Solved structure of RNA (23S RIBOSOMAL RNA, nucleotides 1262 to 2017), 732 nucleotides shown. The depositors describe the entry as "Thermus thermophilus Ribosome". Rfam match: Bacterial large subunit ribosomal RNA. The entry has 53 different proteins, among them 50S RIBOSOMAL PROTEIN L34, 30S RIBOSOMAL PROTEIN S20 and 50S RIBOSOMAL PROTEIN L35. The entry also models magnesium and zinc ions. Method: X-ray diffraction, resolution 2.95 A. The entry became public in 2014.
Context: one part of a larger RNA, bound to proteins that are not shown
Parts: sequence; structure tokens; C1' cells
RNA sequence: AUGAGUAACGAUAAAGAGGGUGAGAAUCCCUCUCGCCGUAAGCCCAAGGGUUCCUACGCAAUGGUCGUCAGCGUAGGGUUAGGCGGGACCUAAGGUGAAGCCGAAAGGCGUAGCCGAAGGGCAGCCGGUUAAUAUUCCGGCCCUUCCCGCAGGUGCGAUGGGGGGACGCUCUAGGCUAGGGGGACCGGAGCCAUGGACGAGCCCGGCCAGAAGCGCAGGGUGGGAGGUAGGCAAAUCCGCCUCCCAACAAGCUCUGCGUGGUGGGGAAGCCCGUACGGGUGACAACCCCCCGAAGCCAGGGAGCCAAGAAAAGCCUCUAAGCACAACCUGCGGGAACCCGUACCGCAAACCGACACAGGUGGGCGGGUGCAAGAGCACUCAGGCGCGCGGGAGAACCCUCGCCAAGGAACUCUGCAAGUUGGCCCCGUAACUUCGGGAGAAGGGGUGCUCCCUGGGGUGAUGAGCCCCGGGGAGCCGCAGUGAACAGGCUCUGGCGACUGUUUACCAAAAACACAGCUCUCUGCGAACUCGUAAGAGGAGGUAUAGGGAGCGACGCUUGCCCGGUGCCGGAAGGUCAAGGGGAGGGGUGCAAGCCCCGAACCGAAGCCCCGGUGAACGGCGGCCGUAACUAUAACGGUCCUAAGGUAGCGAAAUUCCUUGUCGGGUAAGUUCCGACCUGCACGAAAAGCGUAACGACCGGAGCGCUGUCUCGGCGAGGGACCCGGUGAAAUU
Repeated sequence: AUGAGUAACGAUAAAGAGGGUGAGAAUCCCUCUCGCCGUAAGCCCAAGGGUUCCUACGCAAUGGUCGUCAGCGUAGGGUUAGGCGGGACCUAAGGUGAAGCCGAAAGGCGUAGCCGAAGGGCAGCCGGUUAAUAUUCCGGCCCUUCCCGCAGGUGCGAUGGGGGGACGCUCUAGGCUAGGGGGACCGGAGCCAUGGACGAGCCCGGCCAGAAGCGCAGGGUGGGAGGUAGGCAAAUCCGCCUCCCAACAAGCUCUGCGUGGUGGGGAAGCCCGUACGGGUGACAACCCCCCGAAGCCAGGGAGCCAAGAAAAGCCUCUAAGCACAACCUGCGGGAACCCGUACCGCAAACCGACACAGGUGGGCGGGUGCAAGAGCACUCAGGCGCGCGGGAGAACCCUCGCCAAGGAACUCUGCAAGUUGGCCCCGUAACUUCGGGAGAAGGGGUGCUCCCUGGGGUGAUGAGCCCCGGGGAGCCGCAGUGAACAGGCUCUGGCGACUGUUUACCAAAAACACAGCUCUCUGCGAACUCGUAAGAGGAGGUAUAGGGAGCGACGCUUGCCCGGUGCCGGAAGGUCAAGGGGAGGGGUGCAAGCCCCGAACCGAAGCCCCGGUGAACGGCGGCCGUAACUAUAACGGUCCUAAGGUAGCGAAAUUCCUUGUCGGGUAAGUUCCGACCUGCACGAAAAGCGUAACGACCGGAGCGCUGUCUCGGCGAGGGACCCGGUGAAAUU
């Protein structure tokens, strides 16, 4: 290049218009309408990202179109800390590692120590300012450590000792606070429209911070005095003993919340303004009721079993020391470093090659109604209408709405869809492990108005304001959980007990797991697992422990065969390694010798062998004969093997012949349910047989109701079609 001016342009929350700017903009700015989110699609924090923040010039490209606009180009600005988060603190798993251990090397361990945080510790709250930062700058109020001096106290003094830090789940009390709702009550621009209303009318606001000191709620704590083997004694501390007090307390302390000198904030609406805001609008009021946390007082209380970090800060004790040090309390005067701080942050800035309908931890998350709620519908504040549009009213596709008569005839299957749906009151079967099956089913009620009446909470015992009710009359619709959220029911089998787990991206199940049962190993330097080793897990456990295996709640049970394989035990015997032993033989030497070969016999486990053992691997086939037709066989016999299926089940998740044969249900039933037993080829722990309850498991039936179907029809919206813009692909 082709496909091709084709599919697409990324959620169907949605647009319209008037101004402005400009060379040009449906796409940028403003104004006014409209729609969407609002347990948000709003706000804040942590991570991750790394200037994306702000601003001035800009539009080649990046933006799925456009572009004057931008998370884009160029350039300049912008991040301010003793108190916020980290670091000059602590320890956690883990990591590292003085001693020490181990390993051909590399390197693996490892006590103390050290490192390690989103855990423990630790002094800042409310406002105001910028185009862009703010517990950081500024303002007010309030704190923290160091250092030096002064005064006053005291045995001052630890890296050591003791206390303390200090801890679970669930349910909870009393007080508060955040937050919210009324107010005929204070403050406030204004508004009476379209018939009415000058009305307790409508609309907006009626807060925040605040040391000491007082208040109110709570938390923590006994005080003495003697002994004193312990805290690897050093203690006046702690711990134990004893007795003089006190004992739902007090007192002393510590938090929370009220108040507090006082500082700040302060609507709607109107005016100014493209923009950001500013005046405002007041000297603003700043008060009263009610609701109320899952939050605070906190280390509160109760109950329960699975029994719930460490260490420093902190208090205290004393050792060395030192007591003209020192610590501790005042009061003054100084000192107080390093890093972070912009911006995005459920997202167009993070993880997904993309401005991707996916994924992303914590906090705030208002109002009204619906029984409740963070549910649902609507809306505050804020934010958005989804970065291509304009038309057309075809087929077809998607998502949705309705339907005559029928009502599962659809089909592998009622798959899908519909029906049913909240709350209250009646009322509910078999069966059962007596908890269940119960939302079993099946009905009835449900709005609004007026009258009466009872309880409680807060006040005060009265009114208000909240909160649950009881009885009467009546009114209107087709319809009263009038909208949204909102089980169709039952009968019967299989399989697993039950909740739970699994093949991340075709299988959630009768599969794994599971409490429980049995067998087996382990005597504790346990057995087993990893590792060459050191070492470590087991376990800082010890037979009511550990490991391994099978079965798999529970109920009734779990037969027969030990020949073979395995495992346990076994001093007759068979065979068997290195080694021992060397009758006897060989090579060379003149020889002593020096080299070899080698028969008996002695030489371990092991296999064989002998006994046992089945909730060890396993096996439980057959063939004959036999009972008052026939059939069958309780009864006998038989065997290559060791022996020949006990109960219970049975055309079953198992039945080849098979749509077995009877029975049931249907007008009709290869399925289903109940039976028979010819079990091709059930059977007890790869368990047999049952079992209430449970199951998004698989089967079969009914009722209900349906566009499943007879058998289609119309309606809607999103595409498809047409225009402008942009502009792919496999394939060839």
C1' cells in the first nucleotide's frame, strides 16, 4: 500500500441560549435556564507520583473532534516549624553481630549489643493573611526541654535493683463532648407575586478559642511500725511474714468536660467585579429548649476462654564516687539543630503501554421520609453532565415497557423473565439430635381527618420538647410499605453432617477441610523435618505430648481368610562380606630368603525359615448333591489359593442384557418415586446402613405467575443510517 473515508472516537448523568474574547472556537470566559452525584462523582490523611502548584506569553505536536483552553511549549515565581511527622529516644518480628560454633573456598550459625514502626515516649489551639505556604509567616492566648546565675531545700549520685509502662474478646453504667433538630425568642438586607395572607408570615444567622482559679463527672492510689534466708543481697526500695489504725470512702493526685480576664469569627440580600475577591452589615445577634454518639472521662464495670508484646521515658532504691560536688523547687538571663511541608491523592497526576467504565489503606460524610441504618428516594455544602457533534425515526442488535385468549403446550432444563416481597396481627404439618423444620404454609391488616385516653425521658412533680402506645367515629381513590429499597411456595430422592476451603483467567462440586473415631512411632540429647556441619523446628513441650496414617458430626455397627507382601517377635537350621586361618602348591636366589597362589575351618546384618498381626498391602471365586409340584436350598461335599460375603443395602453416582419386571404419578413417563433380587461388576474405617439440621450442589413432581411458547404486535432509549471532524484492523 489493501481493507476504507469503513469500525471506532471509552459508560444513555443532558442539554439550551445571550453576552465576551479572537484570524478562527458546539468545545475558552460570564450570565441565566436544565440534568447528575451528594456513605457521592463533596472534604481530609497515608502510600505512590515528582513540579503536575501559581502566573505571563503561546498552540506545531500531545488532548480520540475543536481549541483562543489544559495536567501540553518557553520563562519567572512558589514549599518558612523548639510544640505537626521523622531524626540527636525505646524496643517488636526480623536483621545484624563482641564472645563462641561450623563448613573444600565462597560462606552457614550465634550470646550480649545494635539496627528495625503505621507500636511505646514526647511540649500548640483559635484566627488573619498569598496568584501560589501556613498548629510553619503574622496576631492573641498557652506550653517544652537544655545552659548560667541567685535564693531555698536534700544524702546527691546508675547504663545495676524494684514499681511502673502493661495490653484479649463480647456485652455494658454514669457523666460529658462532637454532631443534629425545634424556638412564639435576639440580629438582619429585603420580599406580599397569580385568588388569599402584613400573618407566631417568608428568608439568613444566632458560633469558636480561652491559662490560673472555681464546678461537674470520672481514673489512679491505702497509711503505720517491727522483723527479713529472696529481687545472683550492695538498698531506707520491692518482695515476703506479724499488729498498733483506716477500710461501697477520705485524702492526696491525674485526666475529661463547664465556666473562666479576654481574643476572634459573624448569613441571606444588595452594591463593586470578565478574573480573584471587597464592601457588606449590622456597634449583628451571639440566647433557649430538645436528640445525641461507635467519640472523651480510660488504666471504668461485668461476663467468658482461645488466657491476650517488648523496651525506654517516668517514680523509687541504693554502688562506685562525691558530700566547698551534686541533684530537686523558685526566680531571673540565655540556648533550642537535621529532613519533610508545593501539588494530585477512589484519581486524567498512584498500579494497570492510554486523559483505560478495572484496582487503591484510614477519617469527616448534613436534612426529610420510609420501623431501623452508612439501606432507598429527594436534596444542603461542594462537584460534575463524562474532551466529537448535527440530523434521520429503515432492517437488525442491545437495554427497557406493555399485551387479547391460552398458561410451560417452550426447552436438555420454567434457561430467562415474571410472581412473591417491609411492617403488624392471627395462625402454622411430617419429622427432630427437642436447639429446629417457622418468614413453614394460609390468611387479615396497612392512607388520611377528627375525638378520647395511658405510659415513660428531660423540666420541676406544671408547660413545652422528645418517646412509645390503647379505644371511637368518619373521609377519598382502581390502588394506602399508593414512589425507591423489598423471599415465589410446597412435596420427594442422591451426595456431603453443619459454618468453612479450592483449580487468580472455562469446573465451587458428591472434591479439600472439619470437630470425632481407630491404628502406629516417640523414655526426651524424643520420634520426625531442614541442614554437609554448627544449629534450628518439635518445645523453653514430656504419654490427658509429638509425629505419621486412614476414616470423617451423630445413631446402630464394622463379618470371614494371616497362604503371599508388609510390620512385630524369634539364640534350630540353610546361605552369605571384609577379615581370620593357612593342609598344600608356585616364582626366583648358591643359600638363608623375598614375593606370591591357596583347601578345612572361624568370620555380621540380610534372605530363607518359625510364630503373630486386618481401622496393615490385600482376598471373600466357583463347582456338585439335597425339602410334601416346579423353583429354591436352611443341609452336606468339593479346591489350584489362605478362606469363599455376617449385618445392612441393591437395575444404586454401581445393572452389560435394560425403556428389566410389578406398583405409583401422567391423556401419554428411556427420567422420577416405591417395590422385587439374575448384584455382567454393593458390603462394613479407599468403611456398611441410616439420620434432624444445613447446601448459589444434581434428579422428579405440583400451586402461583408469566412473551418460554401457540405467535407474534407496538412503544422507548443507545447504536445501526446521513452530514461535518478524526481515522484503525486481521487479511492480501